[PDB]
26S gamma ribosomal RNA from Leishmania donovani: 184 nucleotides with solved positions. Keywords: Leishmania donovani, ribosome, the large ribosomal subunit, eukaryotic parasite. Among the 40 different proteins in the entry, which are not shown, are ribosomal protein L29, ribosomal protein L33e and ribosomal protein L5. The PDB entry is titled "2.8 Angstrom cryo-EM structure of the large ribosomal subunit from the eukaryotic parasite Leishmania". Lineage of the source: Eukaryota > Trypanosomatidae > Leishmaniinae > Leishmania > Leishmania donovani species complex. It was solved by cryo-electron microscopy to 2.8 A.
Context: bound to proteins that are not shown
RNA sequence: GUGGUAAUGCGA
RNA sequence: UUGCCAGGUAACAAAUCAAUCCUCCCACGGUGAGCUUUC
RNA sequence: UUUCACCAUAAUCCA
RNA sequence: UCUCCGGCUUUGCUGGGGCUUGGGCCUUUUUACUUCUCGCGUUGUU
RNA sequence: CGGGGGCUCAAGAUUGAAAAAUGCAGCUCU
RNA sequence: CGUACUGU
RNA sequence: UUGUUGUGAGUUCU
RNA sequence: AUUAAAGCAAAAACCUGGGG
Numbered sequence: 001g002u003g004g005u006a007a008u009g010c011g012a
Numbered sequence: 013u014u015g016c017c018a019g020g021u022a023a024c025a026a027a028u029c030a031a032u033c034c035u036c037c038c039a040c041g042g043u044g045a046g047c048u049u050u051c
Numbered sequence: 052u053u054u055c056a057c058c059a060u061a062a063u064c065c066a
Numbered sequence: 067u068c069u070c071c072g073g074c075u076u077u078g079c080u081g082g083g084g085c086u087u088g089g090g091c092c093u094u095u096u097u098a099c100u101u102c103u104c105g106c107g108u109u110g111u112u
Numbered sequence: 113c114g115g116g117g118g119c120u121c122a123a124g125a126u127u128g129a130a131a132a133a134u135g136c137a138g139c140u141c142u
Numbered sequence: 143c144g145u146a147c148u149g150u
Numbered sequence: 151u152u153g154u155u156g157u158g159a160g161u162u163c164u
Numbered sequence: 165a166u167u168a169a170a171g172c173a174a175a176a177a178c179c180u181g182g183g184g
Stems, first nucleotide, its partner, number of pairs: 001010003016182006026166001030161001033158001038153002042057005059134001063129002066126002069083001085124001087122008102110001
C1' cells in the first nucleotide's frame, strides 16, 4: 500500500 | 523509512497430565566379531 | 546356541 | 506442505487449500422440559 | 457456549535443500 | 596408504 | 533401515 | 491447582501501535 462478511492475509 | 504517547516482549515461584526430543527396551530386517566337548 | 556390537543426519532453510 | 481436488497431466484453469492434536477465536445455523461441554482433577455454558 | 466450514497460534511431524563424496564401517581384491 | 565398490 | 515401549528433561493448563 | 496476613524481581535493548 492492497485483499478477505469476519477471525486476519499480503507488499517494499 | 527519521521525534512524542500508549502498550507489549524481556518477565518468572513448584505442582499434576498428553505427543516431539533424547536415553533405554523390544520386535525388525541387514553387518563385524564372539561362543562351540557341547547347546 | 545364537549372545554382543553397529545401523548415524547438525545449525539455517524450502514447501 | 506432493495432491486428495479442480481436470487422474488437452493448453489446465475457478483457489495450488491441505500434515494432525492442544489452543485462541471467526462466520453460519442452536440449548429453557435444565439442560449441556468438560478434564486424570478441583468447571465451562445462559 | 451446541454442530458445519474458516482464521490464525506453538509445539511437532513431513517432503526438499544442507546431505553424502560426510561419518560408522565391512568388504572383492590386492 | 594407493584400488574399487556391493548395506546405508 | 525403520518401526514399537518405558522413563525422562521442555511444551502443555500464568 | 495448591501454601499463602507468602501472590511469587527490575531494566536496557527490542517490538507493535496511536499521532505522522